[PDB]
RNA sequence: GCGGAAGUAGUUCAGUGGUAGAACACCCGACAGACGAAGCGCUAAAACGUGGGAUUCUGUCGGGGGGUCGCGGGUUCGAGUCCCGUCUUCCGCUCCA
Repeated sequence: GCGGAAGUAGUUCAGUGGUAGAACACCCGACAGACGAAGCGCUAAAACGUGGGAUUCUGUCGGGGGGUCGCGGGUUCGAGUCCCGUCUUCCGCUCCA
C1' cells in the first nucleotide's frame, strides 16, 4: 500500500444539524475546620484554654480565566454533528526482507 477507529479546554471526555458543555486541573473569593516555637491565664512542670501564619495545610461553596471542535473541501437556510480529501495516533489484514 487494503480496509476500520480516534482527534472537542491544561487532563479525561459529553454533545438528534439550530447557543459548545461538564468533571478534574489552574487563579480568586467566602466560609469552615485542623497544628502553629517563645508570651499569657498557668503559679513547679505537664496537660488545658488564649495569641503568634517561622512555608502553613485540608475541606465545602461560589466566581474567574482558557476553545483554530486536527487542517481543508462538500452537502444544507444552517456543520462539532452528515459525505469527501488530507494530517497525526492507535487496532486489524495482504505484500517484501
The depositors describe the entry as "Crystal Structure of phi29 pRNA domain II". Shown are 97 nucleotides from a PDB entry: RNA from Bacillus virus phi29. Crystals were grown from: 0.12 mM spermine, 5 mM cobalt hexamine, 10%(+/-)-2-methyl-2,4-pentanediol (MPD), 62 mM potassium chloride, 30 mM barium chloride, 40 mM pH 6 Na cacodylate. NCBI's taxonomy places the organism under Viruses, Uroviricota, Caudoviricetes, Picovirinae, Salasvirus. Released in 2019, the model rests on X-ray diffraction data to a resolution of 3.32 angstroms. Rfam match: tRNA.